[PDB]
An RNA: 24 nucleotides with solved positions. NMR data were recorded at pH 6.2 and 298 K. Primary citation: Berger et al., Biochemistry (2019), "Nuclear Magnetic Resonance Reveals That GU Base Pairs Flanking Internal Loops Can Adopt Diverse Structures".
RNA sequence: CGCAGCUUACGC
RNA sequence: GCGUGCUUUGCG
Numbered sequence: 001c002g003c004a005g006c007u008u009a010c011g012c
Numbered sequence: 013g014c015g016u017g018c019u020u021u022g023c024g
Base pairs, nucleotide, nucleotide: 001024002023003022004021009016010015011014012013
C1' cells in the first nucleotide's frame, strides 16, 4: 500500500 | 453507500 476474516462503539 | 474508533486472525 491492496484484499478477506473476528470482537464491537458512532455520525451522515 | 461513505467516513471514524475498539477487540483481532490470515495472505500478497

Record summary
The PDB entry is titled "RNA Duplex containing the internal loop 5'-GCUU/3'-UUCG".